[PDB]
The RNA (23S ribosomal RNA, nucleotides 518 to 1249) from Acinetobacter baumannii ATCC 19606 = CIP 70.34 = JCM 6841 has 644 modelled nucleotides. An Rfam search finds the family "Bacterial large subunit ribosomal RNA" in it. Its family is annotated with structural constituent of ribosome and ribosome in the Gene Ontology. Rfam 15.1 lists 51,934 matches to the family in 10,816 species. The structure was determined by electron microscopy at 2.5 angstrom resolution and released in 2020. The sample was in a buffer at pH 7.5. The 2020 paper behind the entry is "Structure of the 70S Ribosome from the Human Pathogen Acinetobacter baumannii in Complex with Clinically Relevant Antibiotics". Among the 28 different proteins in the entry, which are not shown, are 50S ribosomal protein L4, 50S ribosomal protein L28 and 50S ribosomal protein L36.
Context: one part of a larger RNA, bound to proteins that are not shown
RNA sequence: ACAAGCAGUGGGAGCACCUUUGUGGUGUGACUGCGUACCUUUUGUAUAAUGGGUCAGCGACUUAUAUUCAGUAGCGAGGUUAACCGUAUAGGGGAGCCGUAGAGAAAUCGAGUCUUAAUAGGGCGUUUAGUUGCUGGGUAUAGACCCGAAACCAGGCGAUCUAUCCAUGAGCAGGUUGAAGGUUGGGUAACACUAACUGGAGGACCGAACCCACUGUCGUUGAAAAGCCAGGGGAUGACUUGUGGAUAGGGGUGAAAGGCUAAUCAAGCCUGGUGAUAGCUGGUUCUCCCCGAAAGCUAUUUAGGUAGCGCCUCGGACGAAUACCAUAGGGGGUAGAGCACUGUUUCGGCU
RNA sequence: AACCGAUGCAAACUCCGAAUACCUAUGAGUACUAUCCGGGAGACAGACUGCGGGUGCUAACGUCCGUAGUCAAGAGGAAAACAAUCCAGACCGCCAGCUAAGGCCCCAAAAUCAUAGUUAAGUGGGAAACGAUGUGGGAAGGCA
RNA sequence: AGUCGGCCUGCGCGGAAGAUGUAACGGGGCUAAAACUAUGUGCCGAAGCUGCGGAUGUAUACUUUGUAUACGUGGUAGGGGAGCGUUCUGUAAGCCGAUGAAGGUGUGUUGAGAAGCAUGCUGGAGGUAUCAGAAGUGCGAAUGCUGAC
Numbered sequence: 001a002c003a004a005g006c007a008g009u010g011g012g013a014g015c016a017c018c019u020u021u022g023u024g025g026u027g028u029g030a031c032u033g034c035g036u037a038c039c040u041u042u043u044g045u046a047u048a049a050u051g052g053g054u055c056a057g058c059g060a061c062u063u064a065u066a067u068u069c070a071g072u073a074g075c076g077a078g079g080u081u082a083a084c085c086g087u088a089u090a091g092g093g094g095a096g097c098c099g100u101a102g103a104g105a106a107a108u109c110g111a112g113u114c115u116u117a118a119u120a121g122g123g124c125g126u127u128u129a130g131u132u133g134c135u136g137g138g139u140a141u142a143g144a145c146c147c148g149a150a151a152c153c154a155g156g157c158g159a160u161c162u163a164u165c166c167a168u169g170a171g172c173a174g175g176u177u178g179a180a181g182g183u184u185g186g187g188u189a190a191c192a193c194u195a196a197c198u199g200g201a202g203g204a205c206c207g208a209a210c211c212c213a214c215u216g217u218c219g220u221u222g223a224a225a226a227g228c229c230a231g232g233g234g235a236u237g238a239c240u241u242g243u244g245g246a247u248a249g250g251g252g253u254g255a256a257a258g259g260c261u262a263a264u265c266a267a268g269c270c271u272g273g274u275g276a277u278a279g280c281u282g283g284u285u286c287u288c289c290c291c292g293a294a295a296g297c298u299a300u301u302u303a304g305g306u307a308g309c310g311c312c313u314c315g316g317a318c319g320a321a322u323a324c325c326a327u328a329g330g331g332g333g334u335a336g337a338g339c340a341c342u343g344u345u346u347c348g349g350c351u
Numbered sequence: 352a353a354c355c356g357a358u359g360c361a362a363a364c365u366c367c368g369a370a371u372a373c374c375u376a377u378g379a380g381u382a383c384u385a386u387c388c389g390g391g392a393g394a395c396a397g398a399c400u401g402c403g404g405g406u407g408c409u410a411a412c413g414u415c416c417g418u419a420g421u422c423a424a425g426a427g428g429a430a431a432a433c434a435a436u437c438c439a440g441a442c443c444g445c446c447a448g449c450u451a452a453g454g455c456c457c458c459a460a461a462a463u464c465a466u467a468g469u470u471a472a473g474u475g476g477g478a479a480a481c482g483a484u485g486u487g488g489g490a491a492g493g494c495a
Numbered sequence: 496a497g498u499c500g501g502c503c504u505g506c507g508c509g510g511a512a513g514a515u516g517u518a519a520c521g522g523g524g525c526u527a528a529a530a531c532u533a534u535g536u537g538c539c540g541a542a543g544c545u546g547c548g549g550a551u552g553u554a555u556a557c558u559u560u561g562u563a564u565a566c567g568u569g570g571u572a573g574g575g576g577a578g579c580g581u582u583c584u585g586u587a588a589g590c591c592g593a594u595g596a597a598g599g600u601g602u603g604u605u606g607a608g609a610a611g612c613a614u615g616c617u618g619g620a621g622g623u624a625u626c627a628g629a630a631g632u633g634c635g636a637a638u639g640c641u642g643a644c
Stems, first nucleotide, its partner, number of pairs: 008034004014028005019022001038051001040049001053644006063142013078098003084092002102109002112124004145283002148280001152273006163247009172237001174206003177202001181198006210234003214231003218227001249265001251261003286578006296309005311393001312391006322382003325378006336367001337365002342361003346357004397422010427438003442549004447545003453539003456523003462536001463529001464535006481509002485506005492499003550568007579633001581630005589623003598617008
Other pairs, nucleotide, nucleotide, family: 012029cWS012030tHS013029tHS037052cWW038636tWS039050cWW042044tHS043434tWS059634tWS059637tHS060283tWS060634tWH061284cHS062144tWS076129tSS077099tWS079131tSS081095tWH083093tHS086090tHS101110tSS103113tSS103123tSS104106tHS104107tHS111125tWS116118tHS142144tHS147281cWW149277tWH150276tWH158249tWH158262tHS159162tWS159247tWH159252cWS163253tSS172208cWS173207tHS178200tSS178201tHS179200tHS180199tHS187192tHS188190tHS209235tHS213214cHS217228cWW219224tWS222224tHS223227cWS248251cSS248261tWS249268tHS250267tHS254257tWS287608cSS292572tHS293571tWH294394tSS294424tHH295423tWS297395cHS307395tWH313574tSS318385tWW319320cHS320322tWS321384cWH322384cWS331372cWW332371cWW333334cHS333368tWS334369tWH335368tHS338340cWS339341cHS339361tWH341364cWS350353tWW365366cHS393572cSS398435tHS407410tHS407411tHS422434cSS425440tSS425441tHS426440tHS426542tWS427541cSS428452tSS438451cSS450541tWH451540tHS452540tHS454461tWS460539cSS470472cHS470528tWW471526tWS472526tWW473474cHS473475tWS474528tWH475525cWH476524tWW479511tHH480510tHS483507cWW490501cWW491500cWW495496tWS516517cHS516518cHS520523tWH524529tHS528530cHS557561cWW570571cHS578609tSS580632cWS586625cWW587624tHH592620tWS593620tWS595618tWS595619tWS595620tHS596619tHS596621tSS597618tHS
């Protein structure tokens, strides 16, 4: 064990056990309303878009130095030392730095100065508290938030696989066919020619071993990171094969397929440069409170990036300057309309 | 042919010409409003709906502009379900009440409520030119 | 004995054929409606409004920092403010600890939260207030890494 779905949540009967005289506790949960996980990325995801089998541990905004702003502390028109010396966080060290004045390209002048013929105009200035630490926000240079290329370069390791060579060895059952040449016989003037015999050529033939790999089935988390099985090709050669040697990376070798060079090849492997760079994907870990966008414009070898402005937030200054509505004053050339112009259009009259 | 009368049309025609919008001044009330100087940004793929348009086939959940709202970054109630529609902007709690949109036979909260009509097609609860003594109403007309 | 056919309208009819299964009211069902039109009286209905209780931001008063009063408190990117907890240094030759530390596993409890506190069992030697200070300071995701399953 008659009942349909993110598995909970709100309610809720019953049962069991504790306790109590509970409107108690603990477990379970019939039945019932509502209810399509999380992350990332998006205009928008239950999405049948991504990432995660699960747990535990580890795993991403740092450090240095400059610099700017804010807070805070000291001193204050001043502030402060650096290397360094120093039984040494002290003390000494004033060299330097910032501030205290600007204008001009500069000479130069200086609360002014520049431009100018100008003493005019105009520009930039002229009251303006800073500085040294400490903490924090940002920026810069450094790997600079973390992980991730394909690459490029330098020095080495590799020809026990494979490619081609070199030296020195080895191998190739069995059976066919019957080249040149040769001997006689014939024939020729002599050749040539011819018959028989012999002979044993060949990237010759058929077919084992061996080497290969055309077809098919099977196998495809295999017996196997390339095979088996049935058939297939070559099989004395441009053959196969053993041992040893040679050629090394923009190089080798290649009966040439960009093939092969240790299961890696449109440039091997290893280490180093190196944490290469990545306007691109992914990820980015505790809590609460306040505010709160944009997907626009301009430019851009720019369009999925970025920069200025627009829009957000925080601090300071200053406070109705602002907005809504009423009233007043304005300029439109749209909707509608019209045919006065430019076009277009129908009928009729007239030349 | 020009002219004349009548008669239409127009984004790139105008003798005309709004509503709105925009600019300025003054004023009441209600609102930490508006400016200015600094620190830190993010964002520069947008979507749909309505309204005014270009494009397209007066197609598209199409595309490109303007304008407002919503979503984005916003839950709740309604539209069965249903970003962008309608109502409404969630500080937390409550087995309190009033309402919005939308609803009141049952699933499922509230009217098997009331009055007067229409429909017979399950129309309601998908659609055109066109067709027809369907059926209700109104203003006339002809013949008697 | 009324009849004819013209209009203008309300509501209906035909025109109307699709592929898994009714399948073009969400369903049941609905015909003096559960339809439509018009009107009315009630009611339901949200996280809107009101009530009651509690917290919090800004501002204003006012003690001079506590209460009132008002307005506010949905939020991504992002900006601002305030905190919790972890390891380590000083305070600390202190304080707690074999009458039982850390750690582990339950329970009860406190706070708006991160969290705190107390205590049973296990465990067997350390732990650390407070206030400062420094960070290898918080993990669920990165086809993350290692081990276990």